[PDB]
Context: bound to proteins that are not shown
RNA sequence: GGAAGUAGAUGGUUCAAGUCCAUUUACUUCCACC
Numbered sequence: 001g002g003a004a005g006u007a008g009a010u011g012g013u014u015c016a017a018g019u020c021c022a023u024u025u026a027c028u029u030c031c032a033c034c
Stems, first nucleotide, its partner, number of pairs: 001031012
């Protein structure tokens, strides 16, 4: 860097969002580079 998970905070969208589009904090792994 990418992936999975746990807890928390937000913006947008929407008749209606924990359930869609995104942003963000902490923590736990995992993968590639041999």